Shown are 51 nucleotides from a PDB entry: RNA with a sequence from Tamana bat virus.
It was solved by X-ray diffraction to 2.1 angstrom.
Entry title: Tamana Bat Virus xrRNA1.
Jones et al. published it in Rna in 2021: "Different tertiary interactions create the same important 3D features in a distinct flavivirus xrRNA".
RNA sequence: GGCAAGGUACGGCGAAAGCCGUAGGGGCUUGAGAACCCCCCCUCCCCACUC
Numbered sequence: 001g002g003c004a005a006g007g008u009a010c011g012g013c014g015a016a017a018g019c020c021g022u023a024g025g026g027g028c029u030u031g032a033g034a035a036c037c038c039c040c041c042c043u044c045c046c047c048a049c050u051c
Base pairs, nucleotide, nucleotide: 001042002041006045007044008023009022010021011020012019013018024040025039026038027037031051032050033049
Other pairs, nucleotide, nucleotide, family: 003025cWH004047tWS004049tWS005046tWW014016tHS014017tHS028036cWW030032tHS034048tWS
C1' cells in the first nucleotide's frame, strides 16, 4: 500500500432466482461505517465517500 460503497476473485448453500462468508482484524471518531489516527495482520482491482 490493502480495511466502507463498487468490481472481481475463492469457497459454501440452494430445485431455482439467488443468498452468505472470505480477500485484512480490532479500536478511536461516527447514528453506524470508510478515511485520518492507535495496536496488529498480509492472495486483488478500484474508490472518497457509503447507509